[PDB]
Context: bound to proteins that are not shown
RNA sequence: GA
RNA sequence: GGCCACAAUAACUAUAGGCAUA
DNA sequence: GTATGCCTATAGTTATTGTGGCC
Numbered sequence: 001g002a
Numbered sequence: 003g004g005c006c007a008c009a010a011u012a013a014c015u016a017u018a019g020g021c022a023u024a
Numbered sequence: 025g026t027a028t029g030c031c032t033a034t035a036g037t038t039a040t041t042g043t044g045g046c047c
Stems, first nucleotide, its partner, number of pairs: 003047022
Other pairs, nucleotide, nucleotide, family: none
């Protein structure tokens, strides 16, 4: 790291 | 999931114009 | 009198969806  | 071209849709800045009303 | 309110243009702009891609 939707 | 981002990135590109194109398209459509939506939304808002400027300029000019119009109409309308207070 | 001076301001607001609503439309149309000529342009600019940010967002979505989509087609075709890529990484």